[PDB]
Source information
This is an experimental structure of RNA (brocolli-pepper aptamer), with 374 nucleotides shown.
RNA sequence: GGAUACGUCUACGCUCAGUGACGGACUCUCUUCGGAGAGUCUGACAUCCGAACCAUACACGGAUGUGCCUCGCCGAACAGUCUACGGCGAGCUUAAGCGCUGGGGACGCCCAACGCAUCACAAAGACUGAGUGAUGAACCAGAAGUAUGGACUGGUUGCGUUGGUGGAGACGGUCGGGUCCAGUUCGCUGUCGAGUAGAGUGUGGGCUCCAUCGACGCCGCUUUAAGGUCCCCAAUCGUGGCGUGUCGGCCUGCUUCGGCAGGCACUGGCGCCGGGACCUUGAAGAGAUGAGAUUUCGAUCUCAUCUUUGGGUGUCUCUGGUGCUUGAGGGCCCUGUGUUCGCACAGGGCCGCUCACUGGGUGUGGACGUAUCC
Numbered sequence: 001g002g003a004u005a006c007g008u009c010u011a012c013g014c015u016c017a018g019u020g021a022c023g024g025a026c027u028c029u030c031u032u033c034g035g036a037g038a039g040u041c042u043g044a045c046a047u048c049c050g051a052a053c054c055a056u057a058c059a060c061g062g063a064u065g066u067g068c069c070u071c072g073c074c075g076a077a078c079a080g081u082c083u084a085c086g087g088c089g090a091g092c093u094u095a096a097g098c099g100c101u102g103g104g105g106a107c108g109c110c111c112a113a114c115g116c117a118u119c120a121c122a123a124a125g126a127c128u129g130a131g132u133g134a135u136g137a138a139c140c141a142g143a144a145g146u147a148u149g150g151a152c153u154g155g156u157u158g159c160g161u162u163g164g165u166g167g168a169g170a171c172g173g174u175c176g177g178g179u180c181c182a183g184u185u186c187g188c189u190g191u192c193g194a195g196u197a198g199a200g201u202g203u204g205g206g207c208u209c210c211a212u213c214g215a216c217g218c219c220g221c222u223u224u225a226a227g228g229u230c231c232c233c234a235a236u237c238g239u240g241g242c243g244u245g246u247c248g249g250c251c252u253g254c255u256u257c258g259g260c261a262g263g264c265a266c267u268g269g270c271g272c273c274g275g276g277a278c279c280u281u282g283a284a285g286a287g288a289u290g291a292g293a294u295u296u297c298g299a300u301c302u303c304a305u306c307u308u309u310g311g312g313u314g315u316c317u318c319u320g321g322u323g324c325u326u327g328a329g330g331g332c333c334c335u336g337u338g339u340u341c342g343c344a345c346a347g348g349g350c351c352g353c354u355c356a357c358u359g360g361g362u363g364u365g366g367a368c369g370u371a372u373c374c
Stems, first nucleotide, its partner, number of pairs: 001374021022043009044066007053150006067353002069091007078129006092329022114220002116136006137157006158218012175204001179194002181190003221285012240273005248266001249264006286307007330351009
Other pairs, nucleotide, nucleotide, family: 031034tWS051059cWW051060cWW052144tSS076084tWW077123tWS122130tWW170206cWW171205cWW172176cWH172195cSS172198cWH173177cWH173195cWH175196tHH176202cWH177200cWH184187tWS191194cWH194199tWS195200cWH196203tWS198202cWH199200cSS237244tWH239242tHS245265tWS246248cHS246266tHS246267cWW255258tWS256258cHS265266cHS295298tWS296298tHS298299cSS339342tWS
């Protein structure tokens, strides 16, 4: 110095048990000088508070906390679903039983019923559906850090209804008055007396159009009641139509030239019957079949039954999730006994994932020591 075996130490890998458990720095305390404990600061992440009308995200400040993943329950609601947070509990595999829950299908029972959109009850956030209550045109601005959305407030715009003011147009005696005219009883009457032309000693009153200001309203559909406006081929008297000569008009005849009659239906009255269509205001709201009251005779309303739609609920069935209990299987450790010293039997305990520290076992590598050989 090497080889073989053993012992000790060390590094790496694997395995088990226990302790735990954000990251990066700084300052102390203890000590294997490995490392641990305590304090301070900083970065990342999740909450709570502040903070504006509210919510969400971002920014800012303060306080609190911290491996990661999965499942159940609670905060946590009208019900269900999804996501996040906090608190509590749990975490191999497999089968059976019991309990809970979601969805589907079937049957039974109960309740409600115009449709749409937004907000509130109502949350940590989002989605789906329902109940109760309230609201409903469009656009712009603003409210405290910034952005987005909603609400709210204010302003503007559009459409509809309504009132006032100003201007213009048309309306004639069934809208009246004044004035004039005729008959006048001096009461009063007449547009078949007068100008929608003012004669006005009201162009009043009503209507239409335009402009301006005010005030109020405006989701959509169906039904009902009231009001307003328009239309209803054509014939024909006319109209949408029915009856009537039609107050105003005409053409003809008699004719005293005073007055009357016949024909027309010019004109559009007298009215009446509606049907459509469109608008405004008020009220109501699944559909069908019955009963009752009242009425313009249209049911407006109330009650009962059935059907349809939606929701709730009971039972059954299928399927999914999943908690508890029990059994079986698998892995590891511990205890006791036996043992071939390999391991087995019986009993007990634990079983997500990742990381660090400590201890044990095991494999491999390296170093040193011991014995033998060279």